[PDB]
Context: bound to proteins that are not shown
DNA sequence: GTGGCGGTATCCCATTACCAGCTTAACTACGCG
DNA sequence: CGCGTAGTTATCGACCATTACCC
C1' cells in the first nucleotide's frame, strides 16, 4: 500500500527490499564475444 | 560519421540499429429461444 | 423479442544538420 509475471539483492526458505514497464512482429545492417586458419 | 586490436579469410553464438508492417468501434441487421 | 454472431462503414498530413566524440 497495487493479487499474477519479468529484473536484481538478501533469506532463518516462511519471506524481505529494490527496479522496469512501449511492446509485437518481419526484412537487412552492424556490433561484441569464442574457435580455427594463414601472410 | 571509427582507433592505437597486426592483418585477412571461414564459420559459430548473443544483443543492438535502421526502417518497414501493426497494436478500433458505433450502429446495424438477421437467425435461434 | 432479446440475445449471441456477426455484417458495413467510417480517418490515417512534419524535423536539423555535418573534421570530432568516447576509449
Nucleotide at each position: 500500500g497495487a493479487u499474477u509475471g519479468c529484473c536484481c539483492c538478501u533469506c532463518a526458505c516462511g519471506a524481505g527490499g529494490g527496479g522496469a514497464c512501449a511492446g509485437c512482429u518481419g526484412g537487412u545492417a552492424a556490433u561484441g564475444g569464442g574457435a580455427u586458419a594463414c601472410c